An RNA structure, in which 174 nucleotides are resolved. Serganov et al. published it in Nature in 2008: "Structural insights into amino acid binding and gene control by a lysine riboswitch". Ions in the entry include potassium and sodium. Method: X-ray crystallography, resolution 2.5 A. The entry became public in 2008. The model includes bound O-(2-aminoethyl)-L-serine (OLZ). The depositors describe the entry as "Crystallization of the Thermotoga maritima lysine riboswitch bound to L-4-oxalysine". Keywords: lysine ribsowitch, oxalysine, RNA. An Rfam search finds the family "Lysine riboswitch aptamer" in it. A reference for the family is Mandal et al. (2003), "Riboswitches Control Fundamental Biochemical Pathways in Bacillus subtilis and Other Bacteria", Cell. Rfam 15.1 lists 3,224 matches to the family in 1,923 species. Rfam's curators write: Riboswitches are metabolite binding domains within certain messenger RNAs that serve as precision sensors for their corresponding targets. Crystals were grown from: 18% PEG 4000, 0.1M Sodium Citrate, 20% isopropanol, pH 5.7, VAPOR DIFFUSION, HANGING DROP, temperature 293K.

RNA sequence: GGCCGACGGAGGCGCGCCCGAGAUGAGUAGGCUGUCCCAUCAGGGGAGGAAUCGGGGACGGCUGAAAGGCGAGGGCGCCGAAGGGUGCAGAGUUCCUCCCGCUCUGCAUGCCUGGGGGUAUGGGGAAUACCCAUACCACUGUCACGGAGGUCUCUCCGUGGAGAGCCGUCGGUC
Ligand code: OLZ
Numbered sequence: 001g002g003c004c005g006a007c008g009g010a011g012g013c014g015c016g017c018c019c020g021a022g023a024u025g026a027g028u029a030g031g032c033u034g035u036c037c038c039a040u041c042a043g044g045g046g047a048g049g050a051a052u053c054g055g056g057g058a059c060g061g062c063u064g065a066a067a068g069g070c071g072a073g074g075g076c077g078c079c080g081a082a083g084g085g086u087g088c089a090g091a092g093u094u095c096c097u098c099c100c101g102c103u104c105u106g107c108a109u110g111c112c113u114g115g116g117g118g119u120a121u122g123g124g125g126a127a128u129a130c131c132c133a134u135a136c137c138a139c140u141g142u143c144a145c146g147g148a149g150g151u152c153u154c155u156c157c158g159u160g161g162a163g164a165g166c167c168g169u170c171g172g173u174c
Stems, first nucleotide, its partner, number of pairs: 001174009012079001014078006022070001030063009041054001044100006082113003085109009114140002117137008142161008
C1' cells in the first nucleotide's frame, strides 16, 4: 500500500417523525325538497349484475359538515439522513361483484439520487399552499486530475466523478 470489517466525524435553508390555536377545505360534499330532463340509463376507465315501487342528470329553494394536505415556532430521531422507482401484501375509491387506475399503509430491493435552491414540464392535492418526479442552470460540500501563489501544508483558478463517497481512529487479512 490493496482488500474485508468495526468505531468516530463533516457538508447546511441538510434530512425525517411528532405537537399545534387557527386558516384553507366550503357555502363544497351530504341530508330534506321544487321544476324540468334522460327513457333503461349508477362510479375515474372497462366487464357482469340487482332494483323500474328503481336509477342517473340540469337549474334552483331550505340546510350544511368532515378527512387528508397547510400551520408561528418547538420537541424527538438523525447525515442514504431520507426521497423516488419497482415487486409483494393490506385498506379506501359505484348500489353490488371482478379487473385496471389513483390514494393511504406495511415489507423487500444499491434500480436512481451527495445536498439545498432557481426556472420549466408533468403527477398527487380543493388549491394558490404543501408533496413528488425529470430536465436545465449556476451554487455548495467532497475527493480526483491540471495549474498559480505560499512553503509544511494553507489559499485560490479550472476540469471531472459520485455518498457504494470523503475525512479520521482502529482490528483482521494478503
Ligand atoms: O447535506 C449534505 O451535503 C449531504 N451530502 C448529506 O448526505 C447525507 C445523506 N447521505